This is an experimental structure of RNA, with 43 nucleotides shown.
The structure was determined by X-ray diffraction at 2.49 angstrom resolution and released in 2025.
Nagasawa et al. published it in Chem.Commun.(Camb.) in 2025: "Crystallographic analysis of G-clamp-RNA complex assisted by large scale RNA-binding profile".
The PDB entry is titled "pre-mir-125a internal loop in complex with G-clamp".
Keywords: micro RNA, G-clamp, RNA.
Crystallisation conditions: MPD, spermine, MOPS.
RNA sequence: UGCGGGGUCCCGGGAGGACCGC
RNA sequence: GCGGGGUCCCGGGAGGACCGC
Ligand code: A1L3Y
Repeated sequence: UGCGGGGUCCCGGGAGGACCGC
Repeated sequence: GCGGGGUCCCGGGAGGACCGC
C1' cells in the first nucleotide's frame, strides 16, 4: 500500500499410521 | 464418544517502523 513477493496475525473449507487429556 | 496442541493443502481479511515494481 495501486499491483506483486516475503512475513506476522486472524477467519473460512479440507486432510493425517508414527503428539496428547477426560 | 467429548475435547486440547500441532502440521500440511486451498481460499479470504488485516497491519506506522521487510522488499520489488
Ligand atoms: C493430529 C500427526 C495427526 C486427525 C485431529 C484435530 C484437532 C511435526 C509435529 C513432533 C506432531 C509432523 C509431533 C488430528 C497430529 C488428526 C502429525 C493428527 C484428526 C483430527 C506431522 N485437534 N490431529 N495431530 N498428527 N504429524 O511432534 O507433529 O509435524 O491427526 O500431530 O500431524 O485433531